[PDB]
Context: one part of a larger RNA, bound to proteins that are not shown
RNA sequence: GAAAUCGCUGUGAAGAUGCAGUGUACCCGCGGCUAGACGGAAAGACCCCGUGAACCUUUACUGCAGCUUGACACUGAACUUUGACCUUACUUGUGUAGGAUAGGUGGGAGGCUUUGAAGCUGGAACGCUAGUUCCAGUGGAGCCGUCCUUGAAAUACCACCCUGGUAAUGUUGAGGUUCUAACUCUGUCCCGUGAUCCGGGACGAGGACCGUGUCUGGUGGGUAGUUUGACUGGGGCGGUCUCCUCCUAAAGAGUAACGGAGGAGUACGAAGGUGCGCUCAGCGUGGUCGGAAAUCACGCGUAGAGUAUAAAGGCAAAAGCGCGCUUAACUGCGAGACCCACAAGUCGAGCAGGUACGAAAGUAGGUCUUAGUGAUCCGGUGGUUCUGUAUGGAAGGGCCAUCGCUCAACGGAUAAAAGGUACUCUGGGGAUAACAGGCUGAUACCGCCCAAGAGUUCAUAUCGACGGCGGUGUUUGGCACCUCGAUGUCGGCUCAUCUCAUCCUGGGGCUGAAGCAGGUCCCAAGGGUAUGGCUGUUCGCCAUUUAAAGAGGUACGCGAGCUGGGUUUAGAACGUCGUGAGACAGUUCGGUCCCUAUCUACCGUGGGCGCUGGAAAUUUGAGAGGAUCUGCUCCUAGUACGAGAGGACCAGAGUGGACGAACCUCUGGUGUACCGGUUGUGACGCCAGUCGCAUCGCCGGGUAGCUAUGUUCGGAAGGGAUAACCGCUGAAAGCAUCUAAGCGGGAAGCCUACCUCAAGAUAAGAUUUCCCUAGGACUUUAUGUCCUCUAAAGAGCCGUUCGAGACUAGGACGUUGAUAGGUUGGAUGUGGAAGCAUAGUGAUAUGUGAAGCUGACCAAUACUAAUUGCUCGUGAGGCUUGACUA
Numbered sequence: 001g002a003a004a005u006c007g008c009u010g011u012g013a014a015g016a017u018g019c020a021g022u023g024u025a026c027c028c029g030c031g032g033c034u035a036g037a038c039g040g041a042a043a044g045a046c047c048c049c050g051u052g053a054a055c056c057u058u059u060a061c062u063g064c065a066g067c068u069u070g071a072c073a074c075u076g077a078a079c080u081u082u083g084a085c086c087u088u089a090c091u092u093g094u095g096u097a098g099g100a101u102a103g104g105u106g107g108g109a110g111g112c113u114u115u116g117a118a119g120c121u122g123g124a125a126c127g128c129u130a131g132u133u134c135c136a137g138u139g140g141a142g143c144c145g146u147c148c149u150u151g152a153a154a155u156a157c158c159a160c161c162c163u164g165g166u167a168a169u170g171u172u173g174a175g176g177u178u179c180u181a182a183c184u185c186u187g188u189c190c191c192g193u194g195a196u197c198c199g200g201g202a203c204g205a206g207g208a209c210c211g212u213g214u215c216u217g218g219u220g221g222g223u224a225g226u227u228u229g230a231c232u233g234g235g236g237c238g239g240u241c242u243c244c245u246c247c248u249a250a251a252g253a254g255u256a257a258c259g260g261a262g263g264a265g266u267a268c269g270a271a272g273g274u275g276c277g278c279u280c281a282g283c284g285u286g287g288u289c290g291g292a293a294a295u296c297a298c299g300c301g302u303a304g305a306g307u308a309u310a311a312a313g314g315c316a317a318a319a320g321c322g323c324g325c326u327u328a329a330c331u332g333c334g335a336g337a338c339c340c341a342c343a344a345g346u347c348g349a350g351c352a353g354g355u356a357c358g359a360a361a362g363u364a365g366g367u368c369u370u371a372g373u374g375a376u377c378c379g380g381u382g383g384u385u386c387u388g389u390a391u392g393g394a395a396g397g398g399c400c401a402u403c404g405c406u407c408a409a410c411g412g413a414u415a416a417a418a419g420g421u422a423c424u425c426u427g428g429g430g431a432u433a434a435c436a437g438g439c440u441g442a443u444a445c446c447g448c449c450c451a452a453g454a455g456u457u458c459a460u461a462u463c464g465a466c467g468g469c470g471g472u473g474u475u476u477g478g479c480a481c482c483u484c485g486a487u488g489u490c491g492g493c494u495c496a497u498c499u500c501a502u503c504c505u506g507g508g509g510c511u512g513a514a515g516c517a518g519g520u521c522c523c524a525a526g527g528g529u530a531u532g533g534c535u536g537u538u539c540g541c542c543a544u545u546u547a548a549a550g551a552g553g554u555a556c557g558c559g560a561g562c563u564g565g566g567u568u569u570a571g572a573a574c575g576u577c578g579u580g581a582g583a584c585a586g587u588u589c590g591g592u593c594c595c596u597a598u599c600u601a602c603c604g605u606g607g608g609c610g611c612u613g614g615a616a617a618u619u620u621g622a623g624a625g626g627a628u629c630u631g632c633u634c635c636u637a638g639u640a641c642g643a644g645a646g647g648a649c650c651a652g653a654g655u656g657g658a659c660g661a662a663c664c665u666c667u668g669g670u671g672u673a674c675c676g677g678u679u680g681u682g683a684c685g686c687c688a689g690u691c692g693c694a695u696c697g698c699c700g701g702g703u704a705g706c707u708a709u710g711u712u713c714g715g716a717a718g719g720g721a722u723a724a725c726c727g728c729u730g731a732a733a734g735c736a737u738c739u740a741a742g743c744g745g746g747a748a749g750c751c752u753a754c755c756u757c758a759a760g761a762u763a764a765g766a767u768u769u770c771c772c773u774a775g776g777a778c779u780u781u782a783u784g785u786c787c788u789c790u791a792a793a794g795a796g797c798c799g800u801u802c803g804a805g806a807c808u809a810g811g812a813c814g815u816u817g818a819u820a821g822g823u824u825g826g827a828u829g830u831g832g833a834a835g836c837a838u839a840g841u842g843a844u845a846u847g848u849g850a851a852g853c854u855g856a857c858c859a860a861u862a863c864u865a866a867u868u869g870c871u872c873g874u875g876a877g878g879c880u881u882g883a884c885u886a
Stems, first nucleotide, its partner, number of pairs: 003017001006023005026608007035600003039595002047429003052425002054421004060226002063223002066219003070215005076179010088168001089166003093162001099148001107157001120137001123135001183206003187203006229241003238258001242264006265410001266308001267367002272326007282300002285297002306315002309372001311370003330353004336347003342411001356363002378404007386397002436483001437481001439478002442476001444472006453463002490565001491563003495557001497553004503528003506523006530544005571589001573587002575584003609760001613771007623757004629657006641646001659714005667708004674701005679694006718752003725745004772877001775787004779782001789875001794872004798814005819865003822861005829853002835848005
């Protein structure tokens, strides 16, 4: 999607109207119900995934706006102060020593002198006031600086700075005060102008400031664009990501897991090459301290020693250990081969040049080997017989050799890269989780085997350690098979159904069973199997009962049957964490439950046809469903038993609890068409009397019907087979023995019995009664087809109706009539009608009179309505055989 759309068990992409085996089932409607059709609705919102989206946060990455600093321009005039360079001359620059407050250099060996020396009052740059020293002089004509003192000494001309300043001078910058002429005024007064804008003029207050343009440093979630890895027995968290060794790995190579064990991201100019030479380690015998063990000697069979490093494979021509000389740890190659998706990786004889060690044949292209690592782009350094944008160069590029990687997420997004969403969104997945199903049974539950020991000194009466073997699928788990184009739920309510591993009631064995009681085991599933307090609770604790308040399966039954208290949407707060947006081994207050039933199933009720001619009744029973409960008291009997205390089995009678059925006489409820009281308002011309409305206006009663809380009845009995159990006789097996022959007892369990349904029981049953007995034509001579003539017994349509009923169906009646209504008489309920009289001032009361009115009830009564009617249903019921008479 199309349908000729049952149940059960099993099977299957793992929960079947459709598959297999079976059981049941005549065809079709109407009224109800919601157990299924993994029912309809919305390409799941929970979970994961995509090098998807959006918004929010920040000490994530990278920009910008904004703010801010300085330089240049707009930007002018006077003075003044102060930093830094440096020209002049004075100069300052005594470890020891010492005429000398002298650190060092050189064109050098001449200055110094009458360019008035060597000495001395004194100023002073100068300073450790010790005293070179310049401006000189009453002085007046020499001191040698370097000899003599020293670590080194003089400014002796002379050249220079190391050192600190001095007077101004040659200059660079930045600090301050005035002035107005750039510039500012969201200050006043005029004019345009009738104008709180604007423009021009004057004044006033500021002023080279403020501010603006370009450049630049800082800050900068205020805004903007993005990023925030992968594997994972779901995701997160944890761990891991490259290389070497061993096992898995199944005797070629290779071979996975979040499988079992270890290491690496180095080191060495000798720990490399060569020539020569030597074997380790242990024990026992003796020694100087001295032995567990130091250094020395010889004896024993002896690879364990060692190999820079983890393991493995190897090592006597030692690959282990020393000495001498050296740089082959070299350049250009390289036939051939191993391994490989590529990029890569590995071994290599031999050939040229130079070299080292050996007498030489010869060895040497790093180290016993297998880990000690990084592609490309970009840039740095050294060479180059390359190129060089008109030419010659040069820049830049090319080739050879090398440098910059924890690019460790190690084939490396160009390594410029953090979080929240419960405010969320899109594309997808049962490729992948939460609920339920499935597989499994570690765990859990139940059972069995052996058994030390224990109550107690023994009883396998009752438990029972240490061990062992199974079953079920009710617990927690494992797995990821179905469902993400939806299988929408923790508990409660209503309604159930099944199992026995039995809570009570029933029947037994054993017992530390005297009796009443207890304990253990076996059989037994008919019935029964509480109300409340506290919490959302399942559960549990508690109070009070009961004979008992069993354990479980059914999508942890049941939400297209109800509820929504909890959990798990959007609001808010507390505790804890976070800088933050926000989140919880948390807590608290408030928070939309959709659907008219097509099919299957179920509960009721009809139509059609069939049932060997038709019809009206009454029935039998193959079978099915319903109900199966139990306490207390009394007699036996205070008896058996028992020291007492206590107290029966067995067999009787009565009366309760819960459940169920029927009924309305009694007791009540209801009784909006019955009676009465009363408030407000409107109306009937008005009083009186009534009616409409106000929930039936409100209130008090109440006939029938219905109904329970009312009244009756039911299930504690009888037969037959059995379960556990107990037997009789009896062998196998000369005995025993419930058994193999044969024969018994035995339970609320099974079959009957009690009530109801029942011949669609297609196997369709039985009985009594009633109805239909004509004339033709033709063929295909057959319960044959057309005509004529009749329409039986009955049923239906219709009408009056019901203690019957959704519609149906069912019951009674239709003039030969009490079927319904009316009428009348009773009964009942309410309760003293209207009018008139009296007593009253009046409200009101009394008499007529228990009066008036009364739905459904009973009895009579044709007053009215059930009228004349129509339709269907036929005309003797096939054939064969067996038995009676014919």